[PDB]
Context: one part of a larger RNA, bound to proteins that are not shown
RNA sequence: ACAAUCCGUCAGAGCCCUCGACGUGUCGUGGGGUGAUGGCGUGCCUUUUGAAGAAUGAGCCUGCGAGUCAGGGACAUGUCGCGAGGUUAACCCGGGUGGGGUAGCCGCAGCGAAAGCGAGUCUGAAUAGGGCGUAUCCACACAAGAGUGUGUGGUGUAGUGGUGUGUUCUGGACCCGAAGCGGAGUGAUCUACCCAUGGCCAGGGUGAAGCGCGGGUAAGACCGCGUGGAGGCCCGAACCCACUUAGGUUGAAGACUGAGGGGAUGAGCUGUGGGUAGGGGUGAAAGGCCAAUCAAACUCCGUGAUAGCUGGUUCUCCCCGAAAUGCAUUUAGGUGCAGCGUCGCAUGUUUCUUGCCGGAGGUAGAGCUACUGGAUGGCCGAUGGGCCCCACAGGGUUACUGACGUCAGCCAAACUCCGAAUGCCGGUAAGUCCAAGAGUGCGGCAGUGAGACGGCGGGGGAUAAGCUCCGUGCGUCGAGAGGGAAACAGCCCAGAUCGCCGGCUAAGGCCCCUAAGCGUGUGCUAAGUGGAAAAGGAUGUGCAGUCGCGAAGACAACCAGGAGGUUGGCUUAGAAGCAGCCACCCUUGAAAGAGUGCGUAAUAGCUCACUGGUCAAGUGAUUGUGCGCCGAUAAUGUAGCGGGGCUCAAGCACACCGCCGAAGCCGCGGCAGCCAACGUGUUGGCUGGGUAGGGGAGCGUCCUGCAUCCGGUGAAGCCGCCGAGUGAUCGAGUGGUGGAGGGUGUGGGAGUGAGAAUGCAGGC
Numbered sequence: 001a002c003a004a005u006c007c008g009u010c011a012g013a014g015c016c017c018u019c020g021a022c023g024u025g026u027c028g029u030g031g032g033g034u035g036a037u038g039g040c041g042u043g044c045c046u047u048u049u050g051a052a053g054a055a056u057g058a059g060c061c062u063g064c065g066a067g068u069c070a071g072g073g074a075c076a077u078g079u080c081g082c083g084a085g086g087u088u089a090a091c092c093c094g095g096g097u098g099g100g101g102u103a104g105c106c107g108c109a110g111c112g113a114a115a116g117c118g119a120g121u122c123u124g125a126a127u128a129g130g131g132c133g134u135a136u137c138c139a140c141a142c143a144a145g146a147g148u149g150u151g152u153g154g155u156g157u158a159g160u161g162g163u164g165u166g167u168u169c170u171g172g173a174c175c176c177g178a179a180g181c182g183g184a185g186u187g188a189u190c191u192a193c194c195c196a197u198g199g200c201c202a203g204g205g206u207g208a209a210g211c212g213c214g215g216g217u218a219a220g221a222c223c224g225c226g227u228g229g230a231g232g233c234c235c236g237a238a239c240c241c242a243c244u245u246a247g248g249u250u251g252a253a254g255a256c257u258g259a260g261g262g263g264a265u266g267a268g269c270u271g272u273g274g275g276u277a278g279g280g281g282u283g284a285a286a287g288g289c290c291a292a293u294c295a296a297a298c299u300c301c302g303u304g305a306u307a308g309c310u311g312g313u314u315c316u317c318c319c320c321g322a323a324a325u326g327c328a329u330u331u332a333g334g335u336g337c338a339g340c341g342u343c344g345c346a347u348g349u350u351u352c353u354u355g356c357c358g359g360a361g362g363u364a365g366a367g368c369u370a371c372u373g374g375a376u377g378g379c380c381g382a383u384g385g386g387c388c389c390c391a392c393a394g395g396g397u398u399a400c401u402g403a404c405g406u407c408a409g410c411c412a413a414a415c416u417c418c419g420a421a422u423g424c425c426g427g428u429a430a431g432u433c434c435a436a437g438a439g440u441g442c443g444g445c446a447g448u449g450a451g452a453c454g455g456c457g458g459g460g461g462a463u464a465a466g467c468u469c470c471g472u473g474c475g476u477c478g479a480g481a482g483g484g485a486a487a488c489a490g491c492c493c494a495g496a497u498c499g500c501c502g503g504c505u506a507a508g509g510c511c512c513c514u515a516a517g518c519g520u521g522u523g524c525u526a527a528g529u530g531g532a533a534a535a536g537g538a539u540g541u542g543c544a545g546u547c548g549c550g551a552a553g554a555c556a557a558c559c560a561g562g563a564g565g566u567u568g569g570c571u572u573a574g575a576a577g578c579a580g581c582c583a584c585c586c587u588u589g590a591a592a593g594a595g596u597g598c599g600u601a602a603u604a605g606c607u608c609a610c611u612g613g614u615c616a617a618g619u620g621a622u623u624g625u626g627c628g629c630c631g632a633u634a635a636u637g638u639a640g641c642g643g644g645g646c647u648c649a650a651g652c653a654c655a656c657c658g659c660c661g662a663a664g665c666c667g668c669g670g671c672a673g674c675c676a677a678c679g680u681g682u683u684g685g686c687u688g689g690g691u692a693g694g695g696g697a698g699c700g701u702c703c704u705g706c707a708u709c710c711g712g713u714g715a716a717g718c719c720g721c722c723g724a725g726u727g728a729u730c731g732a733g734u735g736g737u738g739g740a741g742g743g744u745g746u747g748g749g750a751g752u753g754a755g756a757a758u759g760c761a762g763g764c
Base pairs, nucleotide, nucleotide: 008040009039010038011037014034015033016032017031018030019028020027021026022025044057046055059764060763061762062761063760064759069171070170071169073168074167075166076165077164078163079162080161081160082159085106086105087104091100092099093098110117111116120132121131122130123129137154138153139152140151141150142149143148174312175311177309181302182301183300184299185298186297192276193275194274195273196272197271198270199269200268201266203235204234205233206231210227211226212225213224214223215222239263240262241261243260244259245258246257247256278294280290281289282288315698316697317696318695319694320693325338326337327336328335329334339448340447341445342444343443344442345441346440347439349436350438352431353430354429355428356427357426358425359424365418366416367415372412373411374410376408377407378406379405384400385398386397387396388395389394451477452476453475454474455472456471457470458469459468460467482493483492484491497670498669499668500667502666503665504664508660509659510658511644512643513642517657519656520655521654522653523652524651530646536630537629540627541626542625543624544623545622546621547620548619549618557614558613559612560611561610563587564586565585566594568582569581570580593608597606598605671688672687673686674685675684676683678681699753701750702749703748704747705746706745707744708743709742710741717737718736719735720734721733722731723730724729
Other pairs, nucleotide, nucleotide, family: 005007cWS012036tHS013035tHS043058cWW044756tWS045056cWW048050tHS049451tSS049489tWS051055tWS065754tWH065757tHS066312tWS066754tHH067313cWS068173tWS072103cWW081086tWS083158tSS084107tWS086160tSS088103tWH090101tHS109118tSS112114tHS112115tHS119133tWS124126tHS124128tHS135156tWS136155cWW171173tWS176310cWW178306tWH179305tWH187278tWH187291tHS188191tWS188276tWH188281tWS192282tSS201237cWS202236tHS207228tWS207229tWS207230tHS208229tHS209228tHS216221tHS217219tHS238264tHS242243cHS248253cWS251252cHS251253tHS252256cWS277280cSS277290tWS278297tHS279296tHS283286tWS321692tHS322447tSS322691tWH323448tSS323479tHH324478tHS342694tSS351438cWS360423cWW361422cWW362363cHS362419tWS363420tWH364419tHS367370tWS368371cHS368412tWH371415cWS380404cWW381403tHS382402tHS383401cWW416417cHS435436cHS437673cWS446693cSS447692cSS452490tHS461463cWS461464tHS461465tHS477489cSS480495tSS480496tHS481495tHS481663tWS482662cSS483507tSS493506cSS496689cWS505662tWH506661tHS507661tHS509516tWS510516tHS514515cHS515660cSS525526cWH525527cHS525649tWW526647tWS527647tWW528529cHS529649tWH531645tWW534632tHH535631tHS550617tHS553616tWS554618tSS561591tSS562609tHS565566cHS574601tSS576602cHS577595cSS577597cWH577606tWH578598cWH578605tWH583594tWS588592tWW589591tHS590611cSS592609cWS595596cHS595607cWS596607cWW599604tHS637638cHS637639cHS641644tWH645650tWS649651cHS677682cWW690691cHS698728tSS700752cWS709732cWS711740tWS712740tWS714738tWS714739tWS714740tHS715739tHS715741tSS716738tHS732743cHS755756cHS
C1' cells in the first nucleotide's frame, strides 16, 4: 500500500510524550513529536516588455573567493584648532607619538590680449551704451515707473590647517574570462626533406638488347632457330601502404581490429649517425608537416595584456523612489547633456484643482456660385465632322462631337466662404493647506536612455498580425501583493505598517462542486439558443404600426364559363397565347391577358388570370423592432457552459428585495516616519507596496589603547534545553561534551558577513 503531492502553509481527527490542578482519568491561559483529512499554493539566481518556465547557473557539505590602498592630489559635505590670517616641505635635535625648521602654499583686488591702470577697469571719438569687478545688508537724500538706478553715510566681509565620509584623478583600481601582439629562449628522439654508412626484398612467370647458327642476297635489308636475362615488367609472402566494408565510438586503442584491397628490383622499404627552427624550416603542393597542439610551434617574461561584451559582487531594518523619452554621436545593445529619483541649502504656495474673465488657432464637422482639383445627369450651343446648293465664297441641313454657360445631386491629408468641443497661454477669486509631503533656484550622489499591453486620435500594412511607427496632466504592468476573469504581467475592483477565530462593502457572484437566492412580480426563448462566425436563404414565434379585401358573402375548397376577329404584325424551316422582336386593339359580354405556367418540330391538349353558383367570418399583404432556425466546416479524447447538471431555468429582458464577497473601509491593540502642540517626552493629525537608485540608523566577526570582570571550584569551540528582541540576531539563562582562555564598557583599526562566478581546495 484507492493514490495525481514546487513537497509547504493555514485549519485539523487520531495516537505518543511531558508540565500543572484534581483523582482511579480529566481538564487547562498549557507545551512538545507525529499527522488521517479539507482549503490555499507555478523552486532560487541571473537576465528580460514578460520566465514555474521547455532561457542561463547550481549534485551535496565544509573552508576559501570581489569598491582596496597610496598622494599637504581634485570637488563637495561633517568635525576640530587657529583666525585676517592659517600652515609648514625637506631637514635638524629627542631610543617615541615631542620640540624646532618661513623655503613655499592658500586667503588678502580687480579689470585688460597686453603695455598698463586700479575700486575700478576694458571696449570706444564719447562726460554714450554694454562686459567683468567693488562680501552682504540698513537708513537717507536725487533721478527713474524702461524693468529701477545713482550718490552720501553707516553695518562690516572668512579664510586656512588637521581629520571622518561620498564622488573623482594616476596607478591592476570591485572580481573572473579571450582569440591574439611583442622580447628572449627551447624543440627535427614525432613528422617533412636532405647527407654519410649498413641491412632487407620467400617462391613462381614473361623473354628486350647483345651474341651464335641457319635461310636469303652480288653485298645487304629482312626472316626463322638457339643462346642471353633486360624491365619505375607480371603473379604473389615477408615488408611498406590504407581502397571498400563491418565492428569499435565513457574503445582493448586520444585513430585500432576483422574481412577482403594496393605496391612488392624500385621515384623501393628500413637500421644507425648526422643536418635544416618560427614569418623561419621542410613540402612529387594537402596550407601538408615541424614531439597526440600549426593560415605562423612551444616555454618563460612584458602581464593582473586589452574586451563599448558575458558572468559574479557576501549582514539588517527605517524613509523616499525612478527610467526605458529628447538632442548629439565611426552612433544605434555604448556614451555625453537634458528630462525623470534622492540628499542638503535657499525661497515659501510661487505648484496643482475648480469657477469666472481676457486671448490665438483651423482639427472634428460642414460647405464649395468662396478658391484649387475630382466628378453624375439634364438644358443651351461655340467647335470641329458629314451632306445639300455645289467653286475654296456666303450659306441651308445632320441617329456624329461637345467648349463656354446654366439647373439639380456630390467629393478632398497636402481644397476652405466657414467652424466647434477639448487642449494651451495669461489674469482673477477660492479650494487643498498639523500637506500635496506641491513648485522654483543652486549644490552632493545617482540610476535610466531595449519598454509591454489596454482605451482613444493617426501614419505604414490588405483601413491583416499578440505587426510596426507617432500622439494622448490616458490607464495598468514594468517596480504591485489581495479579490474577480476556470487557469491567465498589461482587462475589471482595489494600492499590502504588524496582530485579531469582529463588522461593512468593491469588481464579481448566490441549484451542487463553492461563501451567498433551486429569491419575488410580469413577459420572452424550444434552439441546450444561452454556452463563437459572414454574404445570403427562410409560412419560427412574440409585440407594435401603416395599407388592401370582406356579411352588397371576402380568403381556401368544390360546380360551371374562360371566348369571337385571330394562326395580332415581324422574324424565321416553323413561331398558331406560351424561342425572339414590336404593338397589346375591338366586340359579344357574368367576365375572359394580343395570355401565368405545363405540354407539342409546330398545332392539338391540360391549366391560370378573371366571373357566376354552393358554404361560411375573417383573409391578405407590407414597415419597425424582442428573442430563435439554416448557412457551420480537420486532424491524441467529450474538448467553443470551468465540471456536474439546467427549459419543473440553474436561460434572456424589465422592475424589486436580501445576502456572499478583498490585505479596500470600519472596530480593538502594537510599531514606525513627517509635522504640530505644548512639556524638561509625552499627546495629537497625517503618512508607512516597491526594482534601478539616493539618504538614515543598526546586528554579527576579528585585531587593538584604556578601564573593569570571569575562568582547572572548568575559558573558547561544539551539541542540546528553556526562553528573548521590530530585523541582522541574543542569552553575565541553564544541561552535555571539552581542556585554557574569555566577557563587558568606551575609543582605534579591518584580509568584517556568500547561495549562485560551466568559481577554487578537501570530503562525500